[PDB]
Formats: sequence, C1' cells, structure tokens
RNA sequence: AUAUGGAUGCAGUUCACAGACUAAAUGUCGGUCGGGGAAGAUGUAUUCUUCUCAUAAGAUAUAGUCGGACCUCUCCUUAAUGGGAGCUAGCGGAUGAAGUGAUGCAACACUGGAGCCGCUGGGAACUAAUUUGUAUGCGAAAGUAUAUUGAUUAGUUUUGGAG
RNA sequence: GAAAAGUUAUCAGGCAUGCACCUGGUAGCUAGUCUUUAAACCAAUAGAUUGCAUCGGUUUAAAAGGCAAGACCGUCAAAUUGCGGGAAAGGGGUCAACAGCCGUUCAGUACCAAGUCUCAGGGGAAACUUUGAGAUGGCCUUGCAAAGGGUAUGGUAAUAAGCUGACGGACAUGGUCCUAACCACGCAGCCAAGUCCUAAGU
Repeated sequence: AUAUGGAUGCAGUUCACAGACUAAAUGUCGGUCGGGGAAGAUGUAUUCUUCUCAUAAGAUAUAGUCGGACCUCUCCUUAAUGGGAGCUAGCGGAUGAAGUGAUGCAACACUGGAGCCGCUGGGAACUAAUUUGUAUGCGAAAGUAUAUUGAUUAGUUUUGGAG
Repeated sequence: GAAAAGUUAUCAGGCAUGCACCUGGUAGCUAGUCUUUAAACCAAUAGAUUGCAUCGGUUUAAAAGGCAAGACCGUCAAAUUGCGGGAAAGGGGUCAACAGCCGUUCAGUACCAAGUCUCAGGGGAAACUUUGAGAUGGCCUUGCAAAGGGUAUGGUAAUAAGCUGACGGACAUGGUCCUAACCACGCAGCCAAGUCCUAAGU
C1' cells in the first nucleotide's frame, strides 16, 4: 500500500398484465459547466474552496423479446365474489431479441437470452394395490389388521382452445 | 423568459408543542448549457470482414437550432423474498339485519418484538459479527415522535394475537367485502457500482 474480510449502499427490490429474459433511464453513483443559499481563506474586491437545494412527473416493468389473458383438473382458503398453491434435472432440435466486429447504411461472419418443440431421467414428493417380514392384537393356534419393511405396478405433480 | 420553474427569507391556513408535508401571499436572485457552421492554431487522428460515405483536440467569431434553472456526458445491472395498512373510478359478492363492520362493553388466548445501553461470553488477524442475561423501549403517534402525557391496573400492523367469544350498535341516501390505478405508502430481509472501516496474508 492492498481485500480475496467487513459495514453500508437508491426515486433499487418489495411495487408488471401472473411473470421470465435482454437492454439501460426518468433511477444509482459520478464528471464538465450553470442557478439559489450558507460557511470560510491570501484577500483589495473579485476570486477560490467546502457545504446545501435542486435536471417537472412517468420505472407499481421504461424500450424490447417472450409469456399471460378464455374455459378446465387437484388441493388449501373465503360468508361469498374471490385469493393462493400443484418439485427438479440432463440432453437434443428449430427459431432469435439482443451484442461484436471504429461511425451511419446495407450486407457478411461469430456469439446468442428467455421462450418453444422432442427425448431421457431424478421414483424427487404424494397416493392406491400387491408382495411382504417386523412388535402388537383380532389370535387355542393358524390366517388377519395397526404403524412399520423394501420392492413392483399404477396414478398425480392440470388439460385443451386461442392474433 | 422570472409570466410558469429553481432557490432563500417570511407570513397565513390545513394543524395540532415542535418538526415535516400540503395550499395560498409577499419580497430577493437566476441564463445558461449543448449541438451545428466558419475561420485560425495543432495532432494524425483512424478502428480487427465487405462495399458505400464520415471521422480528432484547442481557441475565437458570429449564426442557426434544442432544452432551459438547468444543459450535456459517463457509470452500475446485482438483488428481485416475506409482507402490512389504506385506497378513486368502474364492475361484482353480500346484508332489512349480516359469516361482514363498529365499541371506554365483559370474558378469555398467545405474546413483550425492533431499537438503545450495560454486563458476561463465542467467532475473527482486525474491522466487524454473534449468543445469553439485565434495563430501557413499545402507546397517544399509519408523515417523525424531539416536547408532553403513558410505560405492565402498559402494550401488540408488516418479526410483541391489532386475536377469539358473548353483549351492545349501525345501516337502503345505505353498511360491508372483493377486484384496483395509485399512496408523502410502510415494515423486514436483500443488493450492483460507489463509499467507509480493517490488514492476517501478500
């Protein structure tokens, strides 16, 4: 001297049409100047320095790219309208919003989000059945059920319509 | 351009001890800054595909244009969750007394948060962080809560039930709830750059 350690950090988030993503502004934090006010300084004022108020409002989604919107399945909730939930990976494909080639226009190349489509799982999580063994009892005893054992199967983790 | 705006002072009202906000009144001050153009002065700006056309710094001048008490240029893109209180318009649910609303009513239920201070510890190199105990706090007061009153015979929004039940009351001009632009919105947590603290290690 220095953070790879901390504290803090907005007109941020909360706070979008439910939302996802890219950008960046009307935001954050600064710079070059300027306005109003205050405080000081060599000082001869001026000037300089510091502080302070401020760049109308929009960002409870702004420019975009998606998605959403209508009906519907299962749960929870409401007196009812209504409100809230319904896990998560990996791979592949098509398409591009954006951005990178000094600047503007065309190209060209390279990347390429979210989303979309398809496949394969996680047996994730829940439930039903079967198989079961466990202590217990319905048991004279056997067979049985309680929770429990793991496995298998099945189903659910909404569905379809629609620029 | 000081008419509207910024800002300073002050007054009046909302409004209440104060502050803060809002609405009016008076007084003071306020034209910059950016772009474009020409000339003068310099540098060679000027870059990694293709063509097409252009490139910078200074000064001055005026002129034109934009916005203006502001003008212009950069920078950041992370966090994005738990929520709470109200709320216009519009449209619905619901009630001739209500599962709703209201209350110095009466019974109970859970709880004592955040913040601040002190004292014990824990982590850390330090900064800082974290746990426990004690006090204070909390309410009036949902703009702040400084003053004042209150502080356990006190309190509870979002991280201390703004709880539940009985009782009483209000309601057709209506009551109440839902959806909801919005709010001086608020609480907690989190956050990029930036800022500040520390320096084991380097």
The depositors describe the entry as "Tetrahymena Ribozyme cryo-EM scaffold". The RNA from Tetrahymena has 365 modelled nucleotides. An Rfam search finds the family "Group I catalytic intron" in it. Primary citation: Langeberg and Kieft, Nucleic Acids Res. (2023), "A generalizable scaffold-based approach for structure determination of RNAs by cryo-EM". NCBI's taxonomy places the organism under Eukaryota, Alveolata, Ciliophora, Intramacronucleata, Tetrahymenidae. The structure was determined by cryo-EM at 2.44 angstrom resolution and released in 2023. The reconstruction used 570,576 particles.